Context: one part of a larger RNA, bound to proteins that are not shown
RNA sequence: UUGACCUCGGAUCAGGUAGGAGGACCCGCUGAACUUAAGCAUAUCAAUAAGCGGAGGAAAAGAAACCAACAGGGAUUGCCCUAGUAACGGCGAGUGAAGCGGCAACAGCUCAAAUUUGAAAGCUGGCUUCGGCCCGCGUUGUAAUUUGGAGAGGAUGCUUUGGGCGAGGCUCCUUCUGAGUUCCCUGGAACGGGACGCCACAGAGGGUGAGAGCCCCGUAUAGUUGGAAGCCAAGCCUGUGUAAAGCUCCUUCGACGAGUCGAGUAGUUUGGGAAUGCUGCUCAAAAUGGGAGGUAAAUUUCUUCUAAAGCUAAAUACCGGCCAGAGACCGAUAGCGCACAAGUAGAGUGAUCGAAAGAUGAAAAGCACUUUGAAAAGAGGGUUAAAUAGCACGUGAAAUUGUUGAAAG
RNA sequence: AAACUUUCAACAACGGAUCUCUUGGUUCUGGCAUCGAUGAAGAACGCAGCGAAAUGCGAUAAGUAAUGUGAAUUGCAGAAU
RNA sequence: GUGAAUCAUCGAAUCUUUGAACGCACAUUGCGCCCGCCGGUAUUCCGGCGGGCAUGCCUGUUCGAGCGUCAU
Numbered sequence: 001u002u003g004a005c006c007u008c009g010g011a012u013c014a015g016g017u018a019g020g021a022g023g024a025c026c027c028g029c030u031g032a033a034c035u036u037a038a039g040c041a042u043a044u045c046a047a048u049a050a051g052c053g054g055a056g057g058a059a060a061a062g063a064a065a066c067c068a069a070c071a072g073g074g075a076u077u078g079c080c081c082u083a084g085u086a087a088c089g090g091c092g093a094g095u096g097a098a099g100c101g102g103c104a105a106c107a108g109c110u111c112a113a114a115u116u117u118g119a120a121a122g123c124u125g126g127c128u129u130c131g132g133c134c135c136g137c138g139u140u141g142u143a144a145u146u147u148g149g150a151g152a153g154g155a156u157g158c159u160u161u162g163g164g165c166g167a168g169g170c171u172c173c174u175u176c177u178g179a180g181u182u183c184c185c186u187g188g189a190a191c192g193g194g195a196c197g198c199c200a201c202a203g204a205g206g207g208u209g210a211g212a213g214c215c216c217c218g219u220a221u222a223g224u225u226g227g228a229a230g231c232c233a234a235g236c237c238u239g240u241g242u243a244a245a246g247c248u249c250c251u252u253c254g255a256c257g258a259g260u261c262g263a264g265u266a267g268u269u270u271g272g273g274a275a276u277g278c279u280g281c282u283c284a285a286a287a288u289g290g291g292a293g294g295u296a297a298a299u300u301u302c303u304u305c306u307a308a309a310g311c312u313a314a315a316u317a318c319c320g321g322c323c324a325g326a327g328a329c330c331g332a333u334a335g336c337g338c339a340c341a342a343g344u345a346g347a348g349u350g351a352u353c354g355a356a357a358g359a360u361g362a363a364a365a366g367c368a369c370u371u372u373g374a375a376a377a378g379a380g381g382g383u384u385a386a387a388u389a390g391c392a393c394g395u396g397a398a399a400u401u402g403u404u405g406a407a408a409g
Numbered sequence: 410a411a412a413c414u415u416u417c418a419a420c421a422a423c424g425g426a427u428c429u430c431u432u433g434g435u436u437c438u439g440g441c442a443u444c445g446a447u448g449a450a451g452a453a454c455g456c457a458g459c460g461a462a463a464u465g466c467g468a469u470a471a472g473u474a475a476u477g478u479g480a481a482u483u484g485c486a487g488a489a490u
Numbered sequence: 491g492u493g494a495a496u497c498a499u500c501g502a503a504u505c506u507u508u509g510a511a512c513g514c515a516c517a518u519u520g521c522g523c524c525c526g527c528c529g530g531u532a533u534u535c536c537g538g539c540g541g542g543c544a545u546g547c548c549u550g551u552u553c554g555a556g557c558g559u560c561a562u
Base pairs, nucleotide, nucleotide: 002561003560005558006556007555008554009553010552011551013550014549015548016547017546018545020444025056026054027053028052029051036043040090066073067072077104078103079102080101087095088094108311109310110309111257121142122137123136125134126133127132151253152252153250154249155248157247158246159245160244161243162238163237164236165235168232169231170230171229172227173226176223177222180196181212182195183194184193185192197214198213199203205217206216207215262283263282264281265280266279267278268277289306290305291304292303293302321441322440323439324438325437326436327435329434330433346353347352358430359429366393369380370379371378372377394428400422401421402420403419404418405417406416407415408414409413451508452507453506454467455466456465458485459484473502475499476498477497478495513521514520522543523542524541525540526539527538528537529536530535
């Protein structure tokens, strides 16, 4: 000089991702005081409210470093019981689990620690004629195999498998469903009263000018049209063993997670103020080792599991959202603040605060016309079943007021 | 005697109680799992022939397409089927 | 009868200015940059329109820096 690695950068490079809302329930963090203890720094309220972060239809937890001490049970969760019990507690007010047992529901698994070493067998991306071909990641390790219940190596002889149709059934929207407007009276209007019928797997509910099974919508049960998308499924066609897989036995081998366990100390927490958990600081492991066995310690035993990596439905919760059905609930000063153009009008710089307010009539038929008034209105006269219902409107109480009649002072 | 004040009665006022009603609350139960950089929740401004609000909607603006039903809407005016 | 409707359903669309709000700002209808298009005499000018330009992070690409370091 040329190039390769490693580390660090740039790009409106190619392709992606996060934020905010919601937050009833869920997982964490942080964290009071009023109150109750005569007062009060232990305590209680409370490991609660407020504050912060993060999820889902559930979350979380979860397949034992468990419980036990039994003739042993056997992941998690929740209900009943355990049990107001064991236990903790100034000067006591108070606090308070767990194993077993019955039930609801059940479901098991994936890595790291091994050399494929006779062949990185693995994967992202780009371009495609969709056959593949490239650029890369990666040996400081991507596939296959193994996870303690084991497994690896052998021995052994038998068992196991891949695809494609599929009758039929289920879930969801769609078309359709029984029977009097028969006669008389009241009434403005029968849906009232009376007579005669009919339907009913429908006499739930609502409407229609007053209490309607049969006027109308609906209501009950079988079905019956048409369409879409899934799921389950009796059976039936085929390839068969290149390969993978199970069982049985065994000389042997049998890797198993470290600033972690554990100890001291401090704070906090707990029923675990002698036996609890968590966090910070200091010290800091081992290989039949380690953890636990609710009283500190040494020695000898015993019984159970196997931490410091990870996933996973159901039974459980739900003052949020969407849909639906109900009630010995309230009936407009009640019930949500809001039955009404209500979180509106209004107020406050703002954070925020926050009402009042339903009802003419079956039908507007909401008063033609005349007359008096400047008009509002009045009077006639009309509508209506009623104006003693006039958009001050159903009913129209009391307080309080006017007129008329009577009386007292 | 009247007036005034008070008492009692009828009618008329004031006021909105009572009764009756209820497209609303409240509580329980059952089912469901679905927000957002493919731009949400929220806000502002607009949009109708004649609207201020509520409702709906976005310059394609009280709406367009598509599917279904099958003859309206309505306060007025005007049109389309 | 492509057919009313303030109808129902809803799978196709439209969807102003904003807002996590994303070119920089915003007490402004303020100021830009890149690539195209349109109109106004227009290669030069002026308006408007279309598509773009936020941050953190991941994977790949490409361009680099370092006597960090290897071979020649």

Shown are 562 nucleotides from a PDB entry: RNA (26S rRNA, nucleotides 4 to 412; 5.8S rRNA, nucleotides 1 to 156) from Thermochaetoides thermophila DSM 1495. It comes from the structure "Chaetomium thermophilum pre-60S State 10 - pre-5S rotation with Ytm1-Erb1". Among the 53 different proteins in the entry, which are not shown, are DUF2423 domain-containing protein, Nucleolar GTP-binding protein 1 and 60S ribosomal protein l7-like protein. Released in 2023, the model rests on electron microscopy data to a resolution of 2.63 A. The 2023 paper behind the entry is "Structural insights into coordinating 5S RNP rotation with ITS2 pre-RNA processing during ribosome formation". The sample was in a buffer at pH 7.5. It holds a match to the Rfam family "Eukaryotic large subunit ribosomal RNA". The entry is indexed under biogenesis, pre-60S, 5S RNP, RIBOSOME.